The RNA has 20 modelled nucleotides. The work is reported in "Crystal structures of CGG RNA repeats with implications for fragile X-associated tremor ataxia syndrome" (Kiliszek et al., Nucleic Acids Res., 2011). The structure was determined by X-ray crystallography at 1.45 angstroms resolution and released in 2011.
RNA sequence: GC
RNA sequence: GCGGCGGC
RNA sequence: GC
RNA sequence: GCGGCGGC
Repeated sequence: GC
Repeated sequence: GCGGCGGC
Repeated sequence: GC
Repeated sequence: GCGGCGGC
RNA backbone atom coordinates (compact mmCIF):
# COMPACT_ATOMS: atom_id res chain seq x y z
O5' G A 1 -0.84 2.71 2.36
C5' G A 1 -0.64 3.30 1.08
C4' G A 1 -0.67 2.24 0.00
C3' G A 1 -1.90 1.36 0.00
O3' G A 1 -2.92 1.97 -0.78
C1' G A 1 0.00 0.00 0.00
P C A 2 -4.45 1.79 -0.39
O5' C A 2 -4.73 0.27 -0.79
C5' C A 2 -4.54 -0.18 -2.14
C4' C A 2 -4.81 -1.67 -2.28
C3' C A 2 -6.08 -2.15 -1.61
O3' C A 2 -7.21 -1.84 -2.42
C1' C A 2 -4.34 -3.61 -1.05
P G B 1 -13.25 -5.56 1.10
O5' G B 1 -13.05 -6.81 2.08
C5' G B 1 -13.32 -8.13 1.68
C4' G B 1 -13.11 -9.05 2.87
C3' G B 1 -13.87 -8.66 4.13
O3' G B 1 -15.26 -9.03 4.06
C1' G B 1 -11.64 -9.20 4.68
P C B 2 -16.41 -8.23 4.83
O5' C B 2 -16.07 -8.63 6.35
C5' C B 2 -16.09 -9.98 6.76
C4' C B 2 -15.67 -10.04 8.22
C3' C B 2 -16.38 -9.08 9.13
O3' C B 2 -17.66 -9.59 9.45
C1' C B 2 -14.09 -9.02 9.59
P G B 3 -18.71 -8.75 10.27
O5' G B 3 -18.16 -8.99 11.75
C5' G B 3 -18.43 -8.02 12.74
C4' G B 3 -17.65 -8.42 13.98
C3' G B 3 -17.82 -7.42 15.12
O3' G B 3 -18.99 -7.72 15.85
C1' G B 3 -15.54 -7.83 14.78
P G B 4 -19.88 -6.56 16.49
O5' G B 4 -18.92 -5.90 17.56
C5' G B 4 -18.38 -6.64 18.64
C4' G B 4 -17.49 -5.71 19.45
C3' G B 4 -18.18 -4.41 19.86
O3' G B 4 -18.99 -4.61 21.00
C1' G B 4 -16.08 -3.93 19.02
P C B 5 -20.25 -3.69 21.26
O5' C B 5 -19.65 -2.27 21.71
C5' C B 5 -18.79 -2.15 22.83
C4' C B 5 -18.45 -0.69 23.01
C3' C B 5 -19.64 0.24 22.87
O3' C B 5 -20.35 0.30 24.11
C1' C B 5 -17.86 1.07 21.61
P G B 6 -21.89 0.66 24.11
O5' G B 6 -21.83 2.18 23.63
C5' G B 6 -22.77 2.77 22.77
C4' G B 6 -22.17 4.05 22.23
C3' G B 6 -23.07 4.89 21.35
O3' G B 6 -23.86 5.72 22.16
C1' G B 6 -21.03 4.63 20.30
P G B 7 -25.25 6.28 21.62
O5' G B 7 -24.84 7.42 20.58
C5' G B 7 -24.10 8.54 21.06
C4' G B 7 -23.79 9.50 19.92
C3' G B 7 -24.99 9.91 19.08
O3' G B 7 -25.68 10.98 19.69
C1' G B 7 -23.25 9.27 17.65
P C B 8 -27.26 11.11 19.45
O5' C B 8 -27.37 11.52 17.91
C5' C B 8 -26.85 12.76 17.44
C4' C B 8 -26.97 12.91 15.93
C3' C B 8 -28.31 12.52 15.31
O3' C B 8 -29.29 13.54 15.46
C1' C B 8 -26.59 11.59 14.02
O5' G C 1 -26.77 1.70 4.57
C5' G C 1 -26.65 2.28 3.28
C4' G C 1 -26.70 3.78 3.39
C3' G C 1 -25.46 4.43 3.97
O3' G C 1 -24.49 4.64 2.95
C1' G C 1 -27.31 5.26 5.11
P C C 2 -22.95 4.28 3.17
O5' C C 2 -22.39 5.58 3.90
C5' C C 2 -22.57 6.86 3.29
C4' C C 2 -22.59 7.94 4.35
C3' C C 2 -21.37 7.96 5.26
O3' C C 2 -20.38 8.73 4.68
C1' C C 2 -23.29 8.16 6.57
P G D 1 -14.63 9.67 10.06
O5' G D 1 -14.80 9.77 11.65
C5' G D 1 -14.92 11.05 12.24
C4' G D 1 -15.16 10.92 13.73
C3' G D 1 -14.25 9.93 14.41
O3' G D 1 -13.01 10.55 14.69
C1' G D 1 -16.44 9.53 15.09
P C D 2 -11.68 9.72 14.62
O5' C D 2 -11.75 8.71 15.85
C5' C D 2 -11.78 9.25 17.17
C4' C D 2 -12.05 8.13 18.16
C3' C D 2 -11.14 6.93 17.98
O3' C D 2 -9.86 7.14 18.52
C1' C D 2 -13.34 6.25 18.33
P G D 3 -8.60 6.34 18.03
O5' G D 3 -8.84 4.82 18.47
C5' G D 3 -8.95 4.48 19.86
C4' G D 3 -9.48 3.07 20.00
C3' G D 3 -8.64 1.99 19.33
O3' G D 3 -7.49 1.76 20.11
C1' G D 3 -10.91 1.60 18.91
P G D 4 -6.27 0.90 19.58
O5' G D 4 -7.00 -0.52 19.41
C5' G D 4 -6.55 -1.44 18.43
C4' G D 4 -7.48 -2.64 18.45
C3' G D 4 -7.02 -3.78 17.56
O3' G D 4 -6.03 -4.53 18.24
C1' G D 4 -9.32 -3.37 17.22
P C D 5 -4.93 -5.30 17.40
O5' C D 5 -5.71 -6.55 16.80
C5' C D 5 -6.17 -7.62 17.62
C4' C D 5 -6.85 -8.63 16.72
C3' C D 5 -6.05 -9.05 15.49
O3' C D 5 -5.00 -9.97 15.78
C1' C D 5 -8.22 -8.61 14.83
P G D 6 -3.66 -10.00 14.92
O5' G D 6 -4.13 -10.59 13.52
C5' G D 6 -4.65 -11.91 13.42
C4' G D 6 -5.34 -12.11 12.10
C3' G D 6 -4.49 -11.88 10.85
O3' G D 6 -3.71 -13.03 10.60
C1' G D 6 -6.54 -10.81 10.59
P G D 7 -2.36 -12.94 9.75
O5' G D 7 -2.90 -12.99 8.26
C5' G D 7 -3.56 -14.13 7.75
C4' G D 7 -4.11 -13.73 6.41
C3' G D 7 -3.05 -13.27 5.42
O3' G D 7 -2.53 -14.36 4.72
C1' G D 7 -4.82 -11.74 5.42
P C D 8 -1.02 -14.29 4.23
O5' C D 8 -1.05 -13.29 2.99
C5' C D 8 -1.71 -13.70 1.79
C4' C D 8 -1.75 -12.57 0.77
C3' C D 8 -0.42 -11.90 0.46
O3' C D 8 0.34 -12.67 -0.48
C1' C D 8 -2.07 -10.26 0.79